[PDB]
Context: bound to proteins that are not shown
C1' cells in the first nucleotide's frame, strides 16, 4: 500500500421519574 | 485514586 497503536484537540443540564438494554454505568426513547 | 468513547488530529508499527 490499509489495518493498529501513542500524543493533540473535544467529550453534551449538579434538574426529577418510567420503558429498552447493560454486570451496573452509560446510550437510546417518553412524561415532569 | 478510578484516563474510558470519538475524529479533521498529528506522529510511529506492520
Nucleotide at each position: 500500500u490499509a489495518g493498529u497503536a501513542u500524543c493533540u484537540g473535544u467529550u453534551c443540564u449538579u434538574a426529577u421519574c418510567a420503558g429498552u438494554u447493560u454486570a451496573a454505568u452509560a446510550u437510546c426513547u417518553g412524561a415532569u | 485514586g478510578a484516563u474510558g468513547a470519538u475524529g479533521u488530529c498529528a506522529u510511529a508499527c506492520u

The depositors describe the entry as "Structure of the U2 5' module of the A3'-SSA complex". Shown are 46 nucleotides from a PDB entry: RNA (RNU2; MINX). The reconstruction used 78,262 particles. Released in 2021, the model rests on cryo-EM data to a resolution of 3.1 A. Cretu et al. published it in Nat Commun in 2021: "Structural basis of intron selection by U2 snRNP in the presence of covalent inhibitors". Rfam match: U2 spliceosomal RNA. About the family: U2 is a small nuclear RNA (snRNA) component of the spliceosome (involved in pre-mRNA splicing). Keywords: Spliceosome, spliceostatin A, splicing inhibitor, SPLICING.